Background
An RNA structure (tRNAi) from Triticum aestivum, in which 75 nucleotides are resolved. The 2024 paper behind the entry is "Boric acid intercepts 80S ribosome migration from AUG-stop by stabilizing eRF1". It holds a match to the Rfam family "tRNA". Method: cryo-electron microscopy, resolution 3 A. The entry became public in 2024. The entry has 32 different proteins, among them 40S ribosomal protein eS19, 40S ribosomal protein eS10 and 40S ribosomal protein eS27. It comes from the structure "Wheat 40S ribosome in complex with a tRNAi".
[PDB]
RNA sequence: AUCAGAGUGGCGCAGCGGAAGCGUGGUGGGCCCAUAACCCACAGGUCCCAGGAUCGAAACCUGGCUCUGAUACCA
Numbered sequence: 001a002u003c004a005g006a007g008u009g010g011c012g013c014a015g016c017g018g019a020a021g022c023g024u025g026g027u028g029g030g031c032c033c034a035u036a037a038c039c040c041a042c043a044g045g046u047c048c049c050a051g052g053a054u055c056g057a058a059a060c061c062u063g064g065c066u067c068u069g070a071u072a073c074c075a
Stems, first nucleotide, its partner, number of pairs: 001071007011023003018055001026042005049063004
């Protein structure tokens, strides 16, 4: 140089169109004489950006963006 890969809760990741969480920390309660553990909740989210297809999309196609890894042989 060209190509394959990754962008989703304040952090790390999972998400098979019918469509949103796991873990950990946050706030408020519970348990205890009290503190940890433990229990229950409540608040979190331009699913990387723009199109399109489709009963129906964070997912499928395309296009532009940022990070990772690659092939780069005979003079």